Context: one part of a larger RNA, bound to proteins that are not shown
RNA sequence: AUGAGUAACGAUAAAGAGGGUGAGAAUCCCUCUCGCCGUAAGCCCAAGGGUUCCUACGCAAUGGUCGUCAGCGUAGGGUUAGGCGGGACCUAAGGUGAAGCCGAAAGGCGUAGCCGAAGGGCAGCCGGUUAAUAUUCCGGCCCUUCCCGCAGGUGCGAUGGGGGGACGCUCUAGGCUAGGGGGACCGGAGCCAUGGACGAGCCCGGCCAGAAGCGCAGGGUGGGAGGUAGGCAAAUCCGCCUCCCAACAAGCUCUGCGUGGUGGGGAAGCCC
RNA sequence: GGGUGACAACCCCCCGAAGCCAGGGAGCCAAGAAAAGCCUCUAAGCACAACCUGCGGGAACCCGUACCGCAAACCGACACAGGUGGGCGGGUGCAAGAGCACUCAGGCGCGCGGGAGAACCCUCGCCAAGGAACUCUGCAAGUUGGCCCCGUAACUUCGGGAGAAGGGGUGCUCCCUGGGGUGAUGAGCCCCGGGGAGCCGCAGUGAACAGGCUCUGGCGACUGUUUACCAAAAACACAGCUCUCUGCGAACUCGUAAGAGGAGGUAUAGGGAGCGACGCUUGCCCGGUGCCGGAAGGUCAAGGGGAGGGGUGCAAGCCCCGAACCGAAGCCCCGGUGAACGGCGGCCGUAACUAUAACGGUCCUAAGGUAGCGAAAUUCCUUGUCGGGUAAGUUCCGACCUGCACGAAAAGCGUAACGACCGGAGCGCUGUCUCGGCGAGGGACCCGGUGAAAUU
Numbered sequence: 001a002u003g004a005g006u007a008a009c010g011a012u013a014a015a016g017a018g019g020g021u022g023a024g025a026a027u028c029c030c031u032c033u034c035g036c037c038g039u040a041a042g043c044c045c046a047a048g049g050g051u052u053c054c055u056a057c058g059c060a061a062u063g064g065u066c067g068u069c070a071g072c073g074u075a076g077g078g079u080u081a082g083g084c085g086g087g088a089c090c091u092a093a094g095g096u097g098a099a100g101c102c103g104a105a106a107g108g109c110g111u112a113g114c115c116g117a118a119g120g121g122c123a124g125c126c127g128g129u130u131a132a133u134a135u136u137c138c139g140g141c142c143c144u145u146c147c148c149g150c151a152g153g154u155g156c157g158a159u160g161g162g163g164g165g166a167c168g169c170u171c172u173a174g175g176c177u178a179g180g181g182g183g184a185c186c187g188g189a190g191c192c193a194u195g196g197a198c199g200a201g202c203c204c205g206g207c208c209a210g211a212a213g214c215g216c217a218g219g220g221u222g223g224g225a226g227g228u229a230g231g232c233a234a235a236u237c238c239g240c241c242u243c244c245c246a247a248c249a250a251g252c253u254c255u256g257c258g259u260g261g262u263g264g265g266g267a268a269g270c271c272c
Numbered sequence: 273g274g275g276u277g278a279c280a281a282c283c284c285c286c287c288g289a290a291g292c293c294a295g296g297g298a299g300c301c302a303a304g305a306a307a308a309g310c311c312u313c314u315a316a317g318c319a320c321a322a323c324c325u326g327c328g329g330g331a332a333c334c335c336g337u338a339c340c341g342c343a344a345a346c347c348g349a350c351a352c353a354g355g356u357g358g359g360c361g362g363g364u365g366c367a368a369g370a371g372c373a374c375u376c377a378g379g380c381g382c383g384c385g386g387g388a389g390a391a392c393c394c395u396c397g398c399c400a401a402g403g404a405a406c407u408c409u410g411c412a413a414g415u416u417g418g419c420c421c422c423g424u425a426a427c428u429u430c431g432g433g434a435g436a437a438g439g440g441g442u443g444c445u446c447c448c449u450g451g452g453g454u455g456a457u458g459a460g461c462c463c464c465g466g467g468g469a470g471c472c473g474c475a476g477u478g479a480a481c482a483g484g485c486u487c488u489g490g491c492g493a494c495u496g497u498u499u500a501c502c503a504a505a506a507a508c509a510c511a512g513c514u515c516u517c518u519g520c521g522a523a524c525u526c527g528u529a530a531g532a533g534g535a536g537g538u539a540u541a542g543g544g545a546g547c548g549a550c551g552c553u554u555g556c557c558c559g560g561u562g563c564c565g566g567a568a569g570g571u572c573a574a575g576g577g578g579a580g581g582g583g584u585g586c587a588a589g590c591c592c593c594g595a596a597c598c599g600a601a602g603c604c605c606c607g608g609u610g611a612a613c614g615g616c617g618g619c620c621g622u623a624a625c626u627a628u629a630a631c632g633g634u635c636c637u638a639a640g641g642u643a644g645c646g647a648a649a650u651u652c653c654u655u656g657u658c659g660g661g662u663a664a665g666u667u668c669c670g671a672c673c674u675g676c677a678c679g680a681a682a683a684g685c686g687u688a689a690c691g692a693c694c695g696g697a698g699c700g701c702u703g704u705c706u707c708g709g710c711g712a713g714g715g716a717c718c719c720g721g722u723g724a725a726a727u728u
Stems, first nucleotide, its partner, number of pairs: 001728001008722002015033006034381004042360004048340002052338001053077006062070002082143002084336004089120002094115003100109003124141005144332011155318002160313004168300005174293003179287005185206004190202002192199001207264003213259009222245007230238002265282001269276004301304001346355002362375005384720004392715008401706002405704001410701001418442005427432001429549001443471012472476001484699007491691002496508002512547007524533003550686004555616003560613002562609005569604003575598002580593005617635005644678001645675001656672005
């Protein structure tokens, strides 16, 4: 080259018009109308990807058509942390590996130790701001560790001892918060159509964060003495024994929720 | 996006978590990380230190942070109907719900369109009369379908079978009334009822989501598992049964080893094998093979032994061969052993008619198939014969037994329940069919745009 201007153009959720831009418009922007998703076809996070983000200027190619558009081309900009995540903390399987063991060589093992996380542990919430970042910037109110100093207090001191951290499955109480519904109450631009309604009418909204204190609800924990030979030293700790008060109490402590000085937010509607 | 609304208001009631208090409580068996932070104890030390509490000032590093993130930015060569873990996921109604229908916020109309209105294809809707006549098969598609009430058989392991089957109710309006939650004991709100009387339509779970059913066999007890991408099954697994090995540095497994698993277990344990809930059972043959036991005997390698023989040397000597005898395991040999490998006959004759043969004889064997089952997931002849069902039945069910070629843990025969397993029958209902018709949308067709392929 042929097949061939043929199959196909990737979910049957669906389109229509007006206005704008432009050399060019079904395909880009704007407005109205229509349809589709709504335990998603919306929102947030982790992987993974790596500038694809924002803006200007572009349309050869990429885009299953078109393209003035774009995750495309060129350029400039953009990612702000003691408190978010990880590291300067911990350990899990596993990996590595002092000692040590084994193997012709290469290498294989191996208690401890070390590494290893989405598990343990650890101090920030709300709002505003940018074209583009925000628990990071700003604002308000809070907090953590380290260093140094002052005051008060105490036998201080550890990679060692002990407690604790510390745990299942199912079912489940009390009280709360998140979230939601209603209000004839509170705030609000306005509307009365087309036969009726000026109404207890329609429509819209009626909160958020907050140290100490306080209140409510819960979690955790008995106190004193005496003996002691066990927890590879020591021990006043823990364990064991005995005695004495206490005991669905209180107290002490910690958390949740509420309130809380204070800081915020704040709709429909018609206006550009 | 911004202004206004607005000095915005910011209150009451109800519902309410699976979230919080939390390391809460109860029950249960399969008995549910570590280490640090933290606290307490002390040892060296040190007790002008040090630590603790309060307060104050100072100090506080590194990396990530854009954007996509159920997707056109991740995995699928593509802006690919596929795949991708966690959280939020509003409202109303439907018994509930994360289901279903609509809809909020928010997001989209899926990066070719415009016409036309053929055949044929896809997905869909309806159908006169019939109603499985379709076909390998009701394959497919109808039917059924939620909730409340009534009611429900064989059989059963007493749980079930069971949503068996079958049927009645279901909307709305008014009136009367019963309990509960929140309040306060009341109003209000919210929840769960009851009893009357009515109204409308073809039709009241008025749309959407939502079992067709029964009888009867085979196989497998059951829930599970499997050939990723042609098989989901009767196959594997499974509780459970039995054999067997293993005394612990276990046996066994991986490794050349060290080291591990077994197991930080210890015969009520661990390994291997078969069988496969449960019920009732599991016969006979140990000659061959396997395994177990057997200090006899036979055979038996290296080695020991050294009669006797040889090469060579003048010699002492060196070197070579070599008989009896002694000398393991293994094998032979003796025995045991089947839920070890396996095996489980033939002929002739005989009974008041025939037929058959309880009985007898005989050949062979290690011994000759027991119970139970049987034309079977097994039966060649075969569509065996008879019975049932059907108008008609090579299938199905029940029987018979000359079982070509069942049979007892490669288990035998049964068995309630269970099964997207494979048969047979009936009822219901249907475009499966008689037998086809019409209708819808997406294509096919036409116009504009872009434009492949195998093959040749």